The RNA has 23 modelled nucleotides. The work is reported in "Solution structure of the pseudo-5' splice site of a retroviral splicing suppressor" (Cabello-Villegas et al., Rna, 2004). On the sample the depositors note: In vitro transcription. It comes from the structure "Average solution structure of a pseudo-5'-splice site from the negative regulator of splicing of Rous Sarcoma virus". The structure was determined by solution-state NMR and released in 2004.

[PDB]
Parts: sequence; structure tokens; C1' cells
RNA sequence: GGGGAGUGGUUUGUAUCCUUCCC
Repeated sequence: GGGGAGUGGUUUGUAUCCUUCCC
């Protein structure tokens, strides 16, 4: 940076942060 998953936080805007796996 690109794709999946989810416990939590923030807040807002479908966001952002984090955690967990792969490339």
C1' cells in the first nucleotide's frame, strides 16, 4: 500500500484508530 476478519475506543460521515491473518 492492497485484500479478509473482529473485540474495543473515538467521532463524524459508512470514517478513523487498534488488534488479528494473507499478499